[PDB]
RNA sequence: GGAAGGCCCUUUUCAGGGCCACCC
Numbered sequence: 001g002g003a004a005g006g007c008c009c010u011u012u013u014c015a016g017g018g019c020c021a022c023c024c
Stems, first nucleotide, its partner, number of pairs: 002023001005020006
C1' cells in the first nucleotide's frame, strides 16, 4: 500500500443489512 478474510440477520434473494478483522 491492500481488507483479502471470519461470523450473524433477512426474503429484501438476481439480492439487502449488521459486527469483527490476518500480516503489521
The PDB entry is titled "Structure of the histone mRNA hairpin required for cell cycle regulation of histone gene expression". An RNA: 24 nucleotides with solved positions. Sample source: This sequence comes from the Histone H4-12 gene of Mus musculus. In vitro transcription using T7 RNA polymerase. The structure was determined by solution NMR and released in 2002. The entry is an ensemble of 15 models. The entry is indexed under RNA HAIRPIN, HISTONE mRNA, RNA PROCESSING, RNA.